[PDB]
RNA sequence: GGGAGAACAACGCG
RNA sequence: CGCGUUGUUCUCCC
Repeated sequence: GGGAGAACAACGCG
Repeated sequence: CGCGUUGUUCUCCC
């Protein structure tokens, strides 16, 4: 740096 | 409750 993964905190539309 | 978006954390592969 690219590709994925999971968690938390919020933003928007219904 | 669905949907879409953000920030952050953790991790995998390369």
Source information
Entry title: Structure of duck RIG-I C-terminal domain (CTD) with 14-mer dSRNA. This is an experimental structure of RNA, with 28 nucleotides shown. The work is reported in "Structural basis for the activation of innate immune pattern-recognition receptor RIG-I by viral RNA" (Kowalinski et al., Cell, 2011). The entry also contains RETINOIC ACID INDUCIBLE PROTEIN I, not shown here. The structure was determined by X-ray crystallography at 4 angstrom resolution and released in 2011.